[PDB]
Context: one part of a larger RNA, bound to proteins that are not shown
RNA sequence: GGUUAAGCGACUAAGCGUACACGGUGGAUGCCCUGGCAGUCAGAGGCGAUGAAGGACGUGCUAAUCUGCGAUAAGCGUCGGUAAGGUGAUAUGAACCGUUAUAACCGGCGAUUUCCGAAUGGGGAAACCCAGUGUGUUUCGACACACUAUCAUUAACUGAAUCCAUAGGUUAAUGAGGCGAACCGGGGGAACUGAAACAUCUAAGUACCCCGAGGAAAAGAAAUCAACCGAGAUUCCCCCAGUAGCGGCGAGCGAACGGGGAGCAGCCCAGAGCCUGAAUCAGUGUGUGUGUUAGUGGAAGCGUCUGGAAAGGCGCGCGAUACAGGGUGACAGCCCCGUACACAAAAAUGCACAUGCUGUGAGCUCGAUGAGUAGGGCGGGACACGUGGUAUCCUGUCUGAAUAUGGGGGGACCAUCCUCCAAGGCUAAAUACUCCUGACUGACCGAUAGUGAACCAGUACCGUGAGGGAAAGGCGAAAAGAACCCCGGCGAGGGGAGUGAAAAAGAACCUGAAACCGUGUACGU
Repeated sequence: GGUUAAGCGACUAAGCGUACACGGUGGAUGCCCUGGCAGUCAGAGGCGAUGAAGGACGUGCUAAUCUGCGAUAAGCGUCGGUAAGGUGAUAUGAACCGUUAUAACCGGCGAUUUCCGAAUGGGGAAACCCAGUGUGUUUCGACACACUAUCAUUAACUGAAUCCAUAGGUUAAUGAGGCGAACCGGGGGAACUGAAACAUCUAAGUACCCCGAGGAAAAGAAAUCAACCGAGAUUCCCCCAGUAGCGGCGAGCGAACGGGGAGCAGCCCAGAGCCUGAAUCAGUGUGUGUGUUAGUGGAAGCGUCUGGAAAGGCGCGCGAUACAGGGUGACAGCCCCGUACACAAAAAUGCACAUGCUGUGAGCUCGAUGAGUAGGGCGGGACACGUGGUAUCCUGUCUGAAUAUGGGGGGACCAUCCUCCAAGGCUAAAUACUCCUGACUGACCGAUAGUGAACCAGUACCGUGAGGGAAAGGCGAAAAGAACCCCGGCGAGGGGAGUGAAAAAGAACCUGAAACCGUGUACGU
């Protein structure tokens, strides 16, 4: 060396795992606010037959929708403001208007203001159908305009049974109706629930339905309290006090007297005389102030560094009765708009005064002093008070005084004393609320939050209907929103180029999480 034998033995990955890298999907997170939420200070507290709220349909150089407007239709007149730009948005374009004052824009006052809707000439399945009467016009075809609802009150005329009458009828004048978040007065009025069951009781005169008013409403000038001293209408706040009481004496309900405050205001009829037109309010003009509805002026910064961009850094200045706030290519007292401060109104309008005209009556004397009422019996209700020994208040039913020499009350009732004067009425302020308007504020939210709604949302969608009811925000400083080339179906999509500080900011756009799904590598299997 070779051959044989025995023993031991790496290199496979169909696929899978873990780690890392780079992506996809998805839309968290951070940053953001022309939206919300809660207030404070003011304003305004209504709109409607002179046709509302809310709609339909129209309206442009306009196809649509939003906004505005109404056939005079993104608007017309006039008076003011203001102006170098303008013809609302999407949304470019077209045709135009204007630059020293009729462009546009802002405010006051006017004009126009279709149809439906209380809807009112009749009807009706809202946005439609159909008339009558009278004025005119006409080319005989017809056209235009104006009236025509109901009820209430008043007046005139007329007018039954029925003679006077009345009822009834016609016409005219004036008013009303409908809508609106709360607050307010009144008519009705639950249950769940609690009582560890439940019926008295509670919840609660709450929710809800109904009628009516006002900028507020209601209440209101002692037939009130008190306690032998006194107070002095109503309303609201703090105490009194979880007290006195009520209570299947359970659960629970729960005062007053008296005290401190806000605010303060008193009057008239039930009647005549004198004196007279004297206060006081209400209305209508006129002036003076003072607001509201447009507006005017409004200080003071440069150099340099970084940077895409400076308002930032650094240096040196300046204003401030202005350093509230917002914007500008990052953080600005001095760039811009503002801010402090100082001014302004042709016209309309609020308030407060003054002054005219109209209505109203002021003062004195003598009178008068709310009857089917107070009280009672019966049934209920309200009072903190559940019938209790239960005063007091209201009244469905039946009754029923005295009337100032009288009557009510003082928590059964009587006496005494005290206090007040019912059965007629008016009355500001302190109080309640916010659909709506302005300003300002927040140890309020920041897109699953905050309104249901940051956005074309009470939409899309669901439901016969009442009704229910979303999701959905962010390119960039500036569109500079990607000319041109290339693959592709004159595609989708992509690669270059270009813009930009950035394009893994390219519109499926800030940041760009996680689940989930891939490509690549190392190791394991």
This is an experimental structure of RNA (23S rRNA, nucleotides 1 to 525) from Escherichia coli B, with 525 nucleotides shown.
Primary citation: Leonarski et al., Nucleic Acids Res. (2025), "Principles of ion binding to RNA inferred from the analysis of a 1.55 angstrom resolution bacterial ribosome structure - Part I: Mg2".
The PDB entry is titled "Principles of ion binding to RNA inferred from the analysis of a 1.55 Angstrom resolution bacterial ribosome structure - Part I: Mg2+".
It holds a match to the Rfam family "Bacterial large subunit ribosomal RNA". Rfam links the family to the GO terms ribosome and structural constituent of ribosome.
Released in 2025, the model rests on electron microscopy data to a resolution of 1.55 angstroms.
Ions in the entry include potassium, magnesium, copper(I) and zinc.